Shown are 47 nucleotides from a PDB entry: RNA with a sequence from Neurospora crassa. Ions in the entry include magnesium. The entry is an ensemble of 21 models. Entry title: NMR structure of the III-IV-V three-way junction from the VS ribozyme and identification of magnesium-binding sites using paramagnetic relaxation enhancement.
[PDB]
RNA sequence: GGACCUCCCGUCCUUGGACGGUCGAGCGAAAGCUUGUGAUUGGUCCG
Numbered sequence: 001g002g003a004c005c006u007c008c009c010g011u012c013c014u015u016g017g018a019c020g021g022u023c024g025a026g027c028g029a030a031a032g033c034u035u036g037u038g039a040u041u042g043g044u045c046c047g
Stems, first nucleotide, its partner, number of pairs: 001046005008021006024035004
């Protein structure tokens, strides 16, 4: 750092849908600290 998941925000007409944006970064054995947005996490798997 990837993958799968459940939850998150916004417009327009109607209530169902169209397009879109996040879930990150440093030290470090671990842990944890500080911190970025109008929008929050977390779980299993892996070189």
Taxonomically the source falls in Neurospora (Eukaryota, saccharomyceta, leotiomyceta, Sordariales).
Released in 2014, the model rests on solution NMR data.